[PDB]
Context: one part of a larger RNA, bound to proteins that are not shown
Molecule: 28s rRNA, nucleotides 2357 to 3864
Organism: Oryctolagus cuniculus
RNA sequence: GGUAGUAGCAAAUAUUCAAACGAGAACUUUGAAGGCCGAAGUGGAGAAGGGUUCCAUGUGAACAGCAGUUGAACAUGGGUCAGUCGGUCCUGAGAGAUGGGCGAGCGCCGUUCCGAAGGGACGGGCGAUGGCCUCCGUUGCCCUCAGCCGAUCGAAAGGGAGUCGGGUUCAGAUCCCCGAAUCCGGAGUGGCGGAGAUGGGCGCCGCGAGGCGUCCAGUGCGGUAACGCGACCGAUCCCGGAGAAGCCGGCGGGAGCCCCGGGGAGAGUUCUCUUUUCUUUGUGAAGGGCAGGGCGCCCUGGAAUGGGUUCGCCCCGAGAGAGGGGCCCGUGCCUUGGAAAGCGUCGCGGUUCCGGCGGCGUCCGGUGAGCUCUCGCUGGCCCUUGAAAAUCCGGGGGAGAGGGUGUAAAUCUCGCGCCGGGCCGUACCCAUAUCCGCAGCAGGUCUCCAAGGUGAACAGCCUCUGGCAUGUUGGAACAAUGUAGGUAAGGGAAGUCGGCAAGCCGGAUCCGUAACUUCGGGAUAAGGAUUGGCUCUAAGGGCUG
RNA sequence: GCAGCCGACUUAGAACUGGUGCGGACCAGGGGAAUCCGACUGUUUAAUUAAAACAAAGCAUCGCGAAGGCCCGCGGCGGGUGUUGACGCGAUGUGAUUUCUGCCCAGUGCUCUGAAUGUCAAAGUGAAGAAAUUCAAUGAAGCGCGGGUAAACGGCGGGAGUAACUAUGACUCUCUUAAGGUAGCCAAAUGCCUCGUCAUCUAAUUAGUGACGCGCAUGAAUGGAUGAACGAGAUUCCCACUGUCCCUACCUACUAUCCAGCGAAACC
Repeated sequence: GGUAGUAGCAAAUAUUCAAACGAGAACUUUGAAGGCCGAAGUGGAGAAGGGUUCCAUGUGAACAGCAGUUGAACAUGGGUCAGUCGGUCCUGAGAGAUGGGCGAGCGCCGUUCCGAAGGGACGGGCGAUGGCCUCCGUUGCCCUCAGCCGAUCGAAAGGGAGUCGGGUUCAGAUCCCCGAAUCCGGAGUGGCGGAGAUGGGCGCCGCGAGGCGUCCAGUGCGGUAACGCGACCGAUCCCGGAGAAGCCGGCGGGAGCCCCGGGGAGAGUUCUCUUUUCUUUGUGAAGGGCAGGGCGCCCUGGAAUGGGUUCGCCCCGAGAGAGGGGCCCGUGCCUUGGAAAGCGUCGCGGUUCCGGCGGCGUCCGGUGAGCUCUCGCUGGCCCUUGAAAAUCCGGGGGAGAGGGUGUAAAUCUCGCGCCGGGCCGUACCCAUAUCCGCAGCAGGUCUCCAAGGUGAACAGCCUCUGGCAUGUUGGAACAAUGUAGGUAAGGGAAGUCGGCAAGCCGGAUCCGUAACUUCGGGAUAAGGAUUGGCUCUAAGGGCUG
Repeated sequence: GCAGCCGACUUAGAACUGGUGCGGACCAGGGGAAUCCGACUGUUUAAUUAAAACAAAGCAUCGCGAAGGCCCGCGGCGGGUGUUGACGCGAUGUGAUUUCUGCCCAGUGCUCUGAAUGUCAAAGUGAAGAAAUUCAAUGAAGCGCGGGUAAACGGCGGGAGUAACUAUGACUCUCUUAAGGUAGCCAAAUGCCUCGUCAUCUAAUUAGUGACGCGCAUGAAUGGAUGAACGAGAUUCCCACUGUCCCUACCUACUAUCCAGCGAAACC
C1' cells in the first nucleotide's frame, strides 16, 4: 500500500433558553429552568506516592482520539515563614561494631559471649590562679564513693513538657498581624517581696504604755481522723509509683448534632387558607468558684424479725443500714478573658484608596431505649492474660550545713520581675483526570467528619448543606441481528444431559408446628388468618403541697 | 389512698368507610421426601477446577533425663527447639461423637544380646628373606546366627461327596499356606458378565430407592458400620410456580443504520 474514509468513538438517567467575549460557540463564562450525587457522597480534609501539577497573565503551532475563546498543554512571572504541628529524643520485633573465634582471602560468626570493658562524683587534703585574693570558680595531684547489660541503629500510626481566639492572600497560616497565654533552660552580685523568724524567763527603768541587761528556744503550722494551709533544709544509698495497656457486654453522667414550645431580624407564598414556611439567634486557651459524678477514704455506733441495693449483681461483726465529714475528676455552668471581637440586619458616607462611621440585636424554655464522642462503674472470656525504654515524681534514711538573739544565717517545689529557645519539613493532588497499571485506563490504593423523611436500621428510595454536567463527540431516523429490561390467552417441564434461566415465596402480629435427634436442635419446619384511611376508647409516668 | 401542674412515646380494643383495597413503591427465605460424601466453623490451584481435596478437635504409635532427641551450618567453646525439661520437645498415621478394631513375624523393614563354627579394613605382633616382599597369628563395627514387633509396609485358598420328590447343602474327605477375609457392608463414587434378579416409583424408566449375594477386584486406624446439625458439594421424586416448551407475538433503552468531525488493526 489494499483492507478503508472501514471497524469503531454505546458501563454508571439529561439537558434547554438568553446574553457576553470572540474572526469564529452543541462543548467557554454569566443568569434562568429542569435533573443527578444524597452525609458507608460525585462533599470537606490527611498518610504513602507524585514534584510545581498550586496562583495570576498571555497564546492557540503541537497535545487534551469531535471542537474549543478552555486545560493538569505552551510561554512569562509569583508562591511553602513555627520554643508550644512533626522530625530531631526513647525503645520494640530486629539490625550491628569492638574484645574473642573462624577464615586461602574479600571477610564471616557472634551481642555478653574466653575483655584490665568507668575518664564520672558528694566530700576531704595538697598545689596555682583570677576576681575589692573575702569567698567562690577554673582547674592540676592525691584520698574516698561508684554494677551494669553492653558501642550504635530501629516508629513523621507506639512512648514523648508546653498555643489558643479573631483578622489577613491570588497562591501560606494553631507558622503572618493583633490579643490573650504557656513550657523548658539560664541568671556572680540572686532583682524585689514573702517564708525560715523572730518568743519566753528573770532583772532594772517606766504610774502605765513601753524600753535597757542577762539567760534560754527557735530546719513551719491546723484537724480525733481521712486530710488541709503559699513556701516549709538536707548528700551517696535504698524502696515504690507514673510512663505501662487485651477483647466483648450492660448501665450511668457530660457534651455536640437532631427534635419540640415560644420571642426577635430578614426572606418565600398569599386565586382561597395558613398568628404561616425557611435562614439565623457566639464565646477559645489558661486561672477562680460552683454544680454534677466517683471513692476498696475517715469518725460515732453496733445489725436476725436479717437488712441495704442493681437492668444484672453484689455487700455486711474483717463492722451493714443511719448521721457527720474527707479526697479525686470536673470537657459542664458563672466569671477574668468578653465585646472592644464575631455574626445578622438597617443606614450614612469615602463618586474612591476604607479591620470607615454608625444605629439596633445577639432572647426564654422543654424533652428523648434518640445518633456520635468521651468520662466512670460493674460483669463475662481465655490450656489466649493482652510491650519496652527515655523521662518525671514521692517516700525511707540521716552523712552534713546554717546563727547565737540579730541589720539575723544557711535554705525555699511561694508571688512577681529579667534573658533565650538553634536545624530540617510546611504550596497543591489524594483519585471515574495530579498515585501504580505504557494512557485523562469501568482495575487497584491506608484513615477522620457525617443532616431531614420513611423505616428495626450506617438497607433501599426522595430532599437540604456542599458539588456536578452524564463520564475521550454531536445531529437525523426507529430495518434485521444483538445487549439489558418487561408482559403474555389455554396447558404447566411435554423442553433439556440436567427446572439451566426465569418465575413462586418474602416484612411484621396472632395461631400452629412432624419424622428424627448427639436432647442442645430440626424451626421462619410444614400449614393458616390479619395488615389502608378516619373518628374514638382504655392502660402504661414525673414534680409540688 | 387527696389536689394541682406537667408531660413522652407505645400497646390493646371499637365504630365508620373505600370498585376486597392495603408489608400497594422500596426492602424482602420457594417448600417437602430420600440416597452418596465430608462431622461441623475454617483453608485451597492470583488468570479455566472451591470440591468428596487440605486442616481440625479426638484417637493411637515412636524417640529423648541435656555430653541428650530432632534439625541448621563452609568453619569455630558455632546455632534453632530453649526465657524449654516428659501434663515437655520432636516424628508419624487416622480423622468429631456412637459402636467396634478379627488372624498372619513366613517376605521387607525396625529393634534387643555378643559367646558356637563364621566372615571382617587400616594399624600393631611374629617369623623367613640380602632387601623390596611374602607368609602366619591376632582380629572393631557391620553382615550372618538367636528373640520381639502389624494403631510398621503389607497379606488374608482350592478341589470332590453327601438330608426319604427335586434344590441347597449344616456334615465328611483331601491338597495346601505365615495366615486362609472374622464383625460388618454392596451391582456402592468399589461388580467385568450387566440395562444382574425381585419389589417400588411411571401409561412407558440403561435412571432413583429397598432387598439378594457366588464380592472380575468390599472389609476393619492402608480404618469398618452408623449418624443428629451443617454444605454456593453429587444424585431421584413430589407440591407450588412459571414463555423451558406447544408457538411464538408485542413494547422500552443502548447499539447497529444515515450524516458532520476523527480514524485503526489482523490478514494479504